[PDB]
RNA sequence: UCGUGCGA
RNA sequence: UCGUGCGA
Numbered sequence: 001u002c003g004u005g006c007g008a
Numbered sequence: 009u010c011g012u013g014c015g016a
Stems, first nucleotide, its partner, number of pairs: 001016008
């Protein structure tokens, strides 16, 4: 940086 | 956006 999840 | 699990 990205893919996927969770959180603020 | 930021934080974070897993992967690339």
An RNA: 16 nucleotides with solved positions. It was solved by X-ray crystallography to 2.21 angstrom.